Solved structure of RNA (P-tRNA(Leu)) from Escherichia coli, 75 nucleotides shown.
An Rfam search finds the family "tRNA" in it. The family has 954 seed sequences and 5,335,975 matches in Rfam 15.1. By type it is a transfer RNA. Gene Ontology term of the family: triplet codon-amino acid adaptor activity. The literature on the family includes a 1993 paper in Trends Biochem Sci by Hou, "The tertiary structure of tRNA and the development of the genetic code". From the family's description: Transfer RNA (tRNA) molecules are approximately 80 nucleotides in length. Their secondary structure includes four short double-helical elements and three loops (D, anti-codon, and T loops).
The depositors describe the entry as "Cryo-EM structure of the ABCF protein VmlR bound to the Bacillus subtilis ribosome".
Released in 2018, the model rests on cryo-electron microscopy data to a resolution of 3.5 A.
The entry has 48 different proteins, among them 50S ribosomal protein L31, 50S ribosomal protein L29 and 50S ribosomal protein L22.
RNA sequence: GCCGAGGUGGUGGAAUUGGUAGACACGCUACCUUGAGGUGGUAGU
RNA sequence: UUACGGGUUCAAGUCCCGUCCUCGGUACCA
Repeated sequence: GCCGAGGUGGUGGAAUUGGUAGACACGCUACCUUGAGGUGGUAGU
Repeated sequence: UUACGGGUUCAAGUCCCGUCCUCGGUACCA
């Protein structure tokens, strides 16, 4: 250079043109609980 | 705001035309 494949949030990732900064599980942020962390509960990119 | 920029559409991550990146196959050479 040629052919084939995928390019999403901090992460891995679904979505047959019809509403996703994100719908799903994690992180992340603010609070709560605790002596202080972790787990857990509330709200937010 | 769905890698990006420009459309189609009443509606675009999706349909279409181009650019960039990364995986791999296919080469020069060692």